Solved structure of RNA (23S rRNA, nucleotides 2201 to 3080) from Cutibacterium acnes, 811 nucleotides shown.
It holds a match to the Rfam family "Bacterial large subunit ribosomal RNA". A reference for the family is Yusupov et al. (2001), "Crystal structure of the ribosome at 5.5 A resolution", Science.
The structure was determined by cryo-electron microscopy at 2.53 angstrom resolution and released in 2024.
The entry has 29 different proteins, among them Large ribosomal subunit protein uL24, 50S ribosomal protein L36 and 50S ribosomal protein L13.
[PDB]
Context: one part of a larger RNA, bound to proteins that are not shown
RNA sequence: GCAUUACGAGUAAAGAUGCUCGUUACGCGCAGCAGGACGGAAAGACCCCGGGACCUUUACUAUAGUUUGGUAUUGGUGAUUGGGACGGUUU
RNA sequence: UCUGAUUGUUCUGGUUAUCUCACUGUGGACCGUGAUCCGGUUCAAGGACAGUGCCUGAUGGGUAGUUUGACUGGGGCGGUCGCCUCCUAAAGGGUAACGGAGGCGCCCAAAGGUUCCCUCAGCCUGGUUGGUAAUCAGGUGGUGAGUGUAAGUGCACAAGGGGGCUUGACUGUGAGACUGACAGGUCGAGCAGGGACGAAAGUCGGGACUAGUGAUCUGACGGUGGCUUGUGGAUGCGCCGUCACUCAACGGAUAAAAGGUACCCC
RNA sequence: GGGAUAACAGGCUGAUCUUGCCCGAGCGCUCAUAGCGACGGCAUGGUUUGGCACCUCGAUGUCGGCUCGUCGCAUCCUGGGGCUGGAGUCGGUCCCAAGGGUUGGGCUGUUCGCCCAUUAAAGCGGCACGCGAGCUGGGUUCAGAACGUCGUGAGACAGUUCGGUCCCUAUCCGCUGCGCGCGGAGGAAUCUUGAGAAGGGCUGUCUUUAGUACGAGAGGACCGAGACGGACUGACCUCUGGUGUGCCAGUUGUUCUGCCAAGAGCAUGGCUGGUUGGCUACGUCGGGUUGUGAUAACCGCUGAAAGCAUCUAAGCGGGAAGCACGCUUCAAGAUAAGGGUUCCCACAGGAGUGUUCCUGGUAAGGUCCCCGAGAGAUGAUCGGGUUGAUAGGCCAGACGUGGACGCAUCGUAAGGUGUGGAGCUGACUGGUACUAAUAGACCGAGGACUUUCA
Ligand code: CLY
Numbered sequence: 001g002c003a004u005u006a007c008g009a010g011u012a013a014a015g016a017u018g019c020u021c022g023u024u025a026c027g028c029g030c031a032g033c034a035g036g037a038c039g040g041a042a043a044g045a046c047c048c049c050g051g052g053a054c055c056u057u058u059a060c061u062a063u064a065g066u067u068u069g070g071u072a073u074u075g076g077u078g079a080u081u082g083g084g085a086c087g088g089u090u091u
Numbered sequence: 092u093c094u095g096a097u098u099g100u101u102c103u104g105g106u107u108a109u110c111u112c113a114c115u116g117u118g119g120a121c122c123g124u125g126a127u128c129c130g131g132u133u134c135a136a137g138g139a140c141a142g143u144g145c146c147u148g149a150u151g152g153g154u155a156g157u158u159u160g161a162c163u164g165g166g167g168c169g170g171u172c173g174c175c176u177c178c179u180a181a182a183g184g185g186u187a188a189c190g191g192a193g194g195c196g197c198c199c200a201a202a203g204g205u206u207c208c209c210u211c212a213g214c215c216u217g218g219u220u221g222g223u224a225a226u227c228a229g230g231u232g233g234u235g236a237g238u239g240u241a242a243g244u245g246c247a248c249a250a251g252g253g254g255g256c257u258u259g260a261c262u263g264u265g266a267g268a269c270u271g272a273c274a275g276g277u278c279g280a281g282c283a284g285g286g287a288c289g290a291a292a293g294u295c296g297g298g299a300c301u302a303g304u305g306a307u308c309u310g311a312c313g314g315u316g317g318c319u320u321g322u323g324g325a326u327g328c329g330c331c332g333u334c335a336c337u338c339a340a341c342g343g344a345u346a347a348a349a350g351g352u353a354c355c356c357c
Numbered sequence: 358g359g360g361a362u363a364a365c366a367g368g369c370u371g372a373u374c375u376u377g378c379c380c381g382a383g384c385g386c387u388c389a390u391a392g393c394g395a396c397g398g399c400a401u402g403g404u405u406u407g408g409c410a411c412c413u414c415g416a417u418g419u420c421g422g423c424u425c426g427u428c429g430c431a432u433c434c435u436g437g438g439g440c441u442g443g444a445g446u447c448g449g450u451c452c453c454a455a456g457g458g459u460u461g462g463g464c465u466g467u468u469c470g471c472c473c474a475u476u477a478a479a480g481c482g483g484c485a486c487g488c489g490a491g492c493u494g495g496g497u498u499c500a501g502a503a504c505g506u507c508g509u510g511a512g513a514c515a516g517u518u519c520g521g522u523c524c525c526u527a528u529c530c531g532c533u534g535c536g537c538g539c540g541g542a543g544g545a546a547u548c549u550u551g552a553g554a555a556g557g558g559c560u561g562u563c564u565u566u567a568g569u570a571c572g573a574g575a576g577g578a579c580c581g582a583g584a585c586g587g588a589c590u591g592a593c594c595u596c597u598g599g600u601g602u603g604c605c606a607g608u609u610g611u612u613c614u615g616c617c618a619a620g621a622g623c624a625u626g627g628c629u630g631g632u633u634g635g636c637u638a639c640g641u642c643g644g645g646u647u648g649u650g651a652u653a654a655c656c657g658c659u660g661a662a663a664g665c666a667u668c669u670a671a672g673c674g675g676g677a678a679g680c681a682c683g684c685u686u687c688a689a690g691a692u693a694a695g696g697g698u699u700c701c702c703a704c705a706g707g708a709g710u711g712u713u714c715c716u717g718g719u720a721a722g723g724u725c726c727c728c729g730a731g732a733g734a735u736g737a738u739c740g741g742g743u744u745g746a747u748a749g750g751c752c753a754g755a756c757g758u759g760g761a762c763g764c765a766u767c768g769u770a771a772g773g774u775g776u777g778g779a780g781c782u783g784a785c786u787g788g789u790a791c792u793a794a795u796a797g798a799c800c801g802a803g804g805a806c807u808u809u810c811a
Base pairs, nucleotide, nucleotide: 002018003017006023007022008021009020010019026538027537028536029535030534031533032532033531035530036529037528039525040524047359048358050357051356052355053352054351055350056349059157060156061155062154063153065150066149067148069146070145071144072143073142075110076109077108078107079106080105081104082103083102114137115136118134119133120132121131122130123129160172161171162170169189173195174194175193176192177191178190196341197239198298199297203257204256205255206254207253208252209251211235213231214230215229216228217227237246238245240303242301243300244299261284262283263282264281267278268277269276270275273342286295287294288293309335310334311333312332313331314330315329317328318327366413367411368409369408370407372406374402376400377399378398379397383393384392420495421493422492423491425487426484427483428482429481430480433458434457435456436453438451439450440449441448460474461473462472463471464470501519503517504516505514506513507512539690543701544700545699546698547697548696549695553687554686555685556684559587560586561585562584563583564582565581571576589644590643591642592641593640597638598637599636600635604631605630606629607628608627609624610623611622612621613620614619648682649681650680655675656674657673658672704717705716706715707714722800723799724798725797726742727741728740729739730738747793748792749791750789751788752787753786754785757781758780763776764775765774766773767772
C1' cells in the first nucleotide's frame, strides 16, 4: 500500500490477521467496550552526531566609549635650568 | 686643544610666570525682532588652556565575529594520541581490541676509526688490616659475566676487558636491492679526491643492531655569484650548506581562541 | 539526522540474583541425614542488578494507585499423606494437590516496609516490571522561584523546596449483546435429544461424643452428630430502607384569572411534609452439597524372576477441596444441520428434452398493519385485534394524602368547630365494548432431485 484482514504453539529484523504446524470458523448487519493493528496526531523535545542561535568570562581577535601624551588650530611678553655654534677670561 | 670654569654674542630642549578682538556656542545687556531658536555687537569670566582634527600608549564582554579535537562496548569522567622492543601473531611477511609487558624525545671527542693484545661471572683453597664481598696466589669454571640505555636478536672467533696512534662523527657518488597508498624509511658494491691505523691483507661515509624524532610554508645566518625591468652600481632574489617547531592531537585546519543553554533551535 | 548510540519495554547471556540438588565434616545427651549441614561440587528459573546493543528515535508513553481480569505453582488457608528428637493439644519437615478463597486501616507519591485491629489465610510470581485510543497524575524528565553546595560567571546537582495543558466521533481483528438472510431435498406448527460449551466448587464458631483416648499433672483429642454464622452469589419486591418531575397537603415572593371566594404560571418539582406502582439494597428467600467413577502422594493383598524377600513383573484393592460426572444454564450453522407428535396436500400456464426449468394463484401456516407489555436502543420477544377485556376512558375497591368547595356556627381578624376519614387521587385489583384495535394486502407446498435396499 492492499484485502474474502480468526486463534494457539512456534519461526522470522529476536513481540505475526498475512510465514509453519495445528485448532476453530455459515453470509450480512445493528448497538456497545477498548486488548491489538508496535492504533492516529507531531521527519522524538530525552540521548548521541553535524550545524545554528543566544548568554558568560581573567578564551582569541577586534571595536564604540573612556583616558595619556605629541602635533595643528596656537599667539605676545620674562625668568630658571642644559645642548650647541661662536671668539678668547682660563689653562 | 685641556683633567679644571666662563661671561657676553646667535640657534635650540625642559621647568615655570604673566598678557590678550585666536578660541570658549556661556552669564548679563543691546540689535536683527513685538521671537527663552539662531546670528551680530558689547561687557563679564576663562585663555593659548580647553574643545576639535590627526598620530599615539593604556583601558574597554559595553558591543561584534568566532574557536573551544578525536578515540571511546552510548556520551560524559578517567585514560590515550609520535617512535622503539617482546608476547598475543596460528614456525615467511602482515594482522585488531580502552589486550599483556616495558622503554624513547638521549648519551659518548670517546663509549667513534684502526691496529695489537686479553678473557669472564660463580665456586674452592691459602693469605695483615680485610669481614660473604677491596687486594694477592693456586685450582676449577666456557659462558650462568659483560654489553652507555628497554627488550629481543646477537657477540667468548668476541661485538665483552685493555694498550698505541688517530678524526671516515669525510667531499662528489651511488650498480643493485628491501620496505610503505604515497610523502617517505633502509641497506648497499665499485670509483675518484683528500686522510687515519697497519708491515701488509685490508678496514674506516659514527656508535653490536633496532628508538633518541617533525613535511611544507615563512624567515634567518655563512658561502657562492646565476639573475637584476635603459646602462653602471646598489638593492633584492636565486643556488649550496646550515639554523628556527612538546607544530607531542607528533601526515603537522589559524600567526592568533575558553565555557553555558532546563529559553533553546534545525 | 540516527535505533549507526543511550533511557522504558522485548531479544540473547546468566556473572549476580533465585530455586533446587550432590558429598557428608560436624551439631543434635548416644545417633551424619527428626531438624540440620562446614569445606567443596552440579544445576533450574529468567521476576533482581548487570553484560551485549539485535527491533523501534518521519515517538514502542514511563512510577505508583484505581478498574477489569487471566495464567503458572516455587501452596498462605482449606483437602489427602510419609517421617519425626509425633504422648495429647500444638508443631517441624517434605511429598501430592491450583477447586475456591486469600480483610480493613495509620505513615509515606510510592512499590517495598514498619505499625494498629482482625481473619481459616492475609501466598509468591507472569501477562510491554498486564492494564493512560480505560481513569488518575501524587512521583519522575520542560519553562517560574527559593535554600544548601559547586562555579569568576553564564549556570549546574539522579540534593532538597512550592507551582506546573494527560487529545482522539473505532475502519479491521478481538470481546459483550441483539438482529436480518440462506440452508437444513415438500411446505409448516409445536414439544424436544444432547455432540459440545459455560457457570458453580470458600470457610469459621459453638454444643455433643467427652473431661473420653493420651497424660505424673497441667492440659486435652481423632473418627462421627448437630446448631448458628462470615464472605460470595442467583432470583425477587411480601417485609424494611432509598427514590419519586405523579399523587395529596402546607407554604414564601410575585404576576394573572375584573374583584370577594376559589384558583393558575414562574422561582431546582421554588421550598417543605408524606407517598402507592416501577426500579432498587441497606432488604427478603435460595445455593455451594450429601455423593459416584478413574486417580495423585501414600497404603496394601497375593507373588516370582532371585528356593528367601519384594505393593509389581502376571493379577487384585483402598486412597484428595484435585480430574470427569452429579447441581444450574446455553446448545442441531452439531451444514453430521438430529428426534417425536400434529397439519396441508397430487394446482394452472409456458418453453421444454429422463421428466428438467421458469412464471402464477393458493392450502396448512405466517408477515405487513393496528392495541399494548410481563418485552425492548432499533431489530427482536410476548399477548390482543370485534368469534375482543389489549390499552385508554367509565364504574367500584385498595393503596396515598389527610379533613376539599359550599354551608352553618364561634372569633375584631388571622382562624377554630361541625356538616364529614371529607375531597382529591397514578401505576395495584375487579368489572364494563364507551373510544381505539377499522379495512385490507403480501408471502407461503405440490406429492416434493437422485441411487440402492427392504
Ligand atoms: O501521544 C504520545 C505517545 C508517545 C509519548 O508522547 C505522547 O504516543 O509518543 S504521550 C505523552 C512519548 C513521550 C516521550 Cl512520553 N513516548 C515515547 O517517545 C516513548 C518513551 C521512550 C520510548 N518512546 C517510544 C522510553 C521512555 C523511558